[PDB]
Context: one part of a larger RNA, bound to proteins that are not shown
RNA sequence: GAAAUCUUCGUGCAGAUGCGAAGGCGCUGGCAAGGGACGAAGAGACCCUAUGCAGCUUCGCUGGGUGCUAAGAGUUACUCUUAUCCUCAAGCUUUUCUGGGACGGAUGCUUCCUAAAUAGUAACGGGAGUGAUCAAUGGUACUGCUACUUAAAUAGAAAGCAGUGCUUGACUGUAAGAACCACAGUUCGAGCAGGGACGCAAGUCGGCAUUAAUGACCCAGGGUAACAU
RNA sequence: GUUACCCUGAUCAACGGACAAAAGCUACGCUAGGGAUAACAGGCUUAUCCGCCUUUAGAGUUCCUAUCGAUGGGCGGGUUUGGCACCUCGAUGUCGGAUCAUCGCGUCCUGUGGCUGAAGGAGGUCGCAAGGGUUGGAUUGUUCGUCCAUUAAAGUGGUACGUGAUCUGAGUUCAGACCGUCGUGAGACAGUUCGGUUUCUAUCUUUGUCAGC
RNA sequence: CAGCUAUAAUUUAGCGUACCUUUUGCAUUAUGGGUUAGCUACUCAAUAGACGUGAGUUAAGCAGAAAGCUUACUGAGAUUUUUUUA
Numbered sequence: 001g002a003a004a005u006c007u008u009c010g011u012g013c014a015g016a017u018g019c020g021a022a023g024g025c026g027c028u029g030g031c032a033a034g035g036g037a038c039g040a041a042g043a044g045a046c047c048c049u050a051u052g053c054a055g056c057u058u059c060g061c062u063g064g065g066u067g068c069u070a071a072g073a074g075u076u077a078c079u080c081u082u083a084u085c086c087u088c089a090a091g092c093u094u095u096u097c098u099g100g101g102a103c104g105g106a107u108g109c110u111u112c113c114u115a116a117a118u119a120g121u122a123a124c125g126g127g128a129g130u131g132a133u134c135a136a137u138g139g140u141a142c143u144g145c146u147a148c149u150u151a152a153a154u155a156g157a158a159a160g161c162a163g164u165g166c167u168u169g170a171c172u173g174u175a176a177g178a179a180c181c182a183c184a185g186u187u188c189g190a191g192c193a194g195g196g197a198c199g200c201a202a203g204u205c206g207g208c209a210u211u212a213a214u215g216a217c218c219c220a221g222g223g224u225a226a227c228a229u
Numbered sequence: 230g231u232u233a234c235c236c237u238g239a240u241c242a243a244c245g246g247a248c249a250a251a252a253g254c255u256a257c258g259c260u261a262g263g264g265a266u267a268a269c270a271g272g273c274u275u276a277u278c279c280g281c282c283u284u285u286a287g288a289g290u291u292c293c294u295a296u297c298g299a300u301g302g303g304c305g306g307g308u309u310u311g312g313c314a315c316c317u318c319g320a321u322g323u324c325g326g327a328u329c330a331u332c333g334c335g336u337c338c339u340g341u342g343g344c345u346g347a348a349g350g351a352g353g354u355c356g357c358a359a360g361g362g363u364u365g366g367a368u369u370g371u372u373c374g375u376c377c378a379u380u381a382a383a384g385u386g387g388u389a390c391g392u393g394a395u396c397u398g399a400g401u402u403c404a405g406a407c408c409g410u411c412g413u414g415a416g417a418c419a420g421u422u423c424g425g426u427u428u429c430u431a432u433c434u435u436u437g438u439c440a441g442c
Numbered sequence: 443c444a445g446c447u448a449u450a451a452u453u454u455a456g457c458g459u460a461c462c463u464u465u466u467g468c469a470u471u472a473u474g475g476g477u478u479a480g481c482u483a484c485u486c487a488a489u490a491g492a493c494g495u496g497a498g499u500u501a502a503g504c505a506g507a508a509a510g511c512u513u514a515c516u517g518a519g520a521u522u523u524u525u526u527u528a
Base pairs, nucleotide, nucleotide: 001443003017006023007022008021009020010019026442027441028440029439030438031437032436033435036433037432040428047263048262049261050260052259053258054255055254056253057252060092061091065088067086069083070082071081072080073079074078096106097105104124108130109129110128112126113125131244134207138167139166140165141164142163143162144161145160149155152211153210154209171194172193173192174191177188178187179186183245197204198203219238220237221236222235223234224233225232226231227230270317271315272313273312274311276310278306279305280304281303282302283301287297288296325397326396327395329391330388331387332386334384337362338361339360340357341356342355343354344353345352368374405423406422408420409418410417411416445457446456447455448454461474463472501513502512503511504510
Other pairs, nucleotide, nucleotide, family: 002018cWW003444cWS004444tHS011016tWH012469cWS013465tHS013468cSS013470tWS014271cSS014272cSS016459cWW034035cHS034431tWS034434cWH037394tWH039429cWH045320tHS045402cWS047100tSS058060cWH058413cWS061250cSS062090cWW063089cWW064067cWH064086tWH068084cHH068085tWH075077tWH092251tWS093252cWH094253cWH111127cWW111152tSS114122tHS114123tHS115122tHH116121tWW129212tSS131242tHS133137tWS133208cWW136168tWW136170tHH146147cSS150153tWH155159tWS158160tHS169195cWH172206cWH173206cWH175190tHS176189tHS192206tWH196205cWH199201tHS199202tHS215241tHS216241tWH245246cWS253415tWS255257cWS267318tWH275276cHS275277tHS275307tWS277309cWW284300cWW285299tWS286298tHS288293tHS289295tHS295353tSS298299cHS306308tHS307309cHS314315cHS315467cWS317321tHS319473tWS322393tWS324400cWS328392cWW333385cWW336338cHS337359tWH338381cSS362382tSS363383tSS363384cWH365367cWH365377cWW367375cWH367376cWW392395cHS398399cHH398427tWS404425tHS412414tHS431433cHS433434cWS460475cWW462473cWW465467tHS505507tHS517518cHS
């Protein structure tokens, strides 16, 4: 919306005239009562959201627009220029996650449990860290001793604890191939060239046993190189 | 000056980093939506609540069971307080009583049976039974509560804690104002106050009654 | 949800919770519509990419064009050929 619109119990977007089971009901009205039809009447009662509006407030932000003020100047009180407190009038902003909203809390990165024996895997789920230190705690070659090294895990006869001798690879230009991964980025990287370090050599060294301490682009500044004026 | 290389500089910490800068109020508010987000309550649950037990250590002048239940363990209801947000924001009366109702029994009385520490009385439980009865009003906006005094008793609940298309609006939604609290202030207060629109002619579903075919 | 399927053929039996929109999920007591008729929503220009169909190829298109403009082409000397045999 169309109707020819029963009751109870159950079911069901969770309160059924319409579904299921059972039952009831000759049919149609007038006059009455209003329990139901989540009766009707407003797409705003309250809450939340919007690249939302509007008006108001202020020790929110920015402006000379406005009123006084300051300093110069002109005609020579008035007028002009520039600046700026305090008033007036405006214009703009004034996040997000949330077992509603407010309040509180948090927003990168790393590790452990969830996470179930490749990897991976959530919740304002649960326990520790971190936004560094170090010209040596870097590199290389050695010397003594042996239960520590640390945020946790994995590991470590040294990657531990004390030392030494030289050094700056805590480089320049690159890099096949992979891990990973929406993308941006991130991670490992043998090898080649240069010039070096240590070591008799073997060979290692593109920072520290690793996983955290790594904020794009724009803008601004510095050194050097080329071109230009 | 232009361009490259080598470099540096934000707790750009809202850490993939808004366009320069940067706070609030709206019970005067306006618009668009959301039952995707809450309140008035219907749905699910039963942590808290309420009944039934069980164990029953004990109390009870002795003695667990006349009577009470300490500690643990459960079963049932969703009428308490909670939890979820599944249902309606193309807005849907609840937190009261006035009238009128219907049902359950976990019975206050009336009708009754057992145990009684049972003198019958007067009591305590416990078992059956829901026929009909549960009145006054003074005080509070109070459904909470007393205490005036009468009865046999002054029951507890489901009823969208029954009932505004029957009634009130006394309280829970605004708009006015004052007092107090907080705030720089617009303002907020479920803090106290005074005042403050309750619309609707019944289609059909019930129901009462009066009639036609 | 008023129909369906019937050799059911003066009357019965069985089956049957409208449509739309929005949703994890609607007969929903979520939205909308009294009915009927008319009107009512992916348009056009320029530019860019891709595909389908071509044109031209003396590379193509625009234009009056031996102006001009926009797209397109311009490189390596790389031992290979008869079904076998003098």
Molecule: L7 rRNA, nucleotides 368 to 673; L8 rRNA, nucleotides 58 to 270; L2a rRNA, nucleotides 3 to 88
Organism: Chlamydomonas reinhardtii